Description:
The PDB entry is titled "Solution structure of the yeast spliceosomal U2 snRNA-intron branch site helix featuring a conserved pseudouridine". An RNA from Saccharomyces cerevisiae: 19 nucleotides with solved positions.
RNA sequence: UACUAACACC
RNA sequence: GGUGUAGUA
Repeated sequence: UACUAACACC
Repeated sequence: GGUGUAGUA
C1' cells in the first nucleotide's frame, strides 16, 4: 500500500 | 443470511 480470507461470532 | 477480526502479498 494493495488483495481475499479459515475462523468463530451474531 | 450477516458481521467482526484476521490472513495473503
The 2002 paper behind the entry is "Sculpting of the Spliceosomal Branch Site Recognition Motif by a Conserved Pseudouridine". NCBI's taxonomy places the organism under Eukaryota, saccharomyceta, Saccharomycotina, Saccharomycetales, Saccharomyces. Method: solution NMR. The entry became public in 2002.